Context: bound to proteins that are not shown
DNA sequence: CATTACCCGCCAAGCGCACCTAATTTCC
DNA sequence: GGGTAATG
């Protein structure tokens, strides 16, 4: 130098949760208005990468639709295609 | 069939 | 053409797998 | 660091 067991500590990720922020639906209460109305606080529900795959539908879409389920969706830097090399 | 790697 | 101001969503929790560093006892 | 939006 290295290996095992140890006591101290660090780094990197993995998993499941907790709060917000943001946008959308709703609602209440305010502020300013004569009103129509704005706008602000709150509260509530929802979305929280875009998507992709499977199944089943529609008005079957080159203006690429809807629903359910799953998701490795975003590490691995020459995509895709092709040829080798290992691998499950 | 898929993953990883090389060109 | 070139140059410049200003914009980008954040914070916790308990645990466990991997790896590394510094020490002690053996042993290679 | 990247880009957008806005100026020279």
């Nucleotide at each position: 130098g290295g290996a095992a067991a140890u006591u101290a500590g660090g780094u990197g990720c993995g998993c499941u949760u907790g709060g917000c922020a943001c946008u959308g639906g709703g609602g209440u209460u305010c502020a300013g208005g004569a009103a129509a109305c704005u706008g602000a606080a709150c509260c509530u529900c929802a979305g929280u990468a875009a998507g992709c795959a499977u199944u089943g539908g529609c008005u079957c879409g080159u203006u690429u639709c809807c629903a359910a389920u799953g998701u490795u969706g975003a590490u691995u830097g020459c995509u895709c295609c092709g040829c080798c090399g290992g691998u499950g | 069939c898929g993953c990883c790697g090389g060109c």